[PDB]
């Protein structure tokens, strides 16, 4: 930074 | 999960 | 329940 | 935010 809770 | 929107 | 933070 | 996980 990026996913799903 | 907490608040908001819908 | 569904969006995004 | 939080822990995970990349």
């Nucleotide at each position: 930074c990026g996913c799903g809770a | 999960u907490u608040a908001g929107c819908g």